[PDB]
RNA sequence: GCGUCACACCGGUGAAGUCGC
RNA sequence: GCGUCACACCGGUGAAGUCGC
Numbered sequence: 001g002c003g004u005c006a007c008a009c010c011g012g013u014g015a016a017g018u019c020g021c
Numbered sequence: 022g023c024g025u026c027a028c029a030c031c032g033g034u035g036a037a038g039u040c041g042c
Stems, first nucleotide, its partner, number of pairs: 001042003005038001007035008017026001019024003
């Protein structure tokens, strides 16, 4: 300095989960 | 049919943590 793992959150996506309308 | 959750995957982002080169 690249490439990662952990932690947190965000978004997307994924046949048969939950709550509400 | 509509909006949160749960789970998984793909990514992203967030003071101090991990590993590889």
An RNA structure, in which 42 nucleotides are resolved. Bound small molecules: DOUBLY FUNCTIONALIZED PAROMOMYCIN PM-II-162 (LHA). On the sample the depositors note: Chemically synthesized. Primary citation: Kondo et al., Chemmedchem (2007), "Crystal Structure of the Bacterial Ribosomal Decoding Site Complexed with a Synthetic Doubly Functionalized Paromomycin Derivative: a New Specific Binding Mode to an A-Minor Motif Enhances in vitro Antibacterial Activity". Entry title: Crystal structure of the bacterial ribosomal decoding site complexed with aminoglycoside containing the L-HABA group.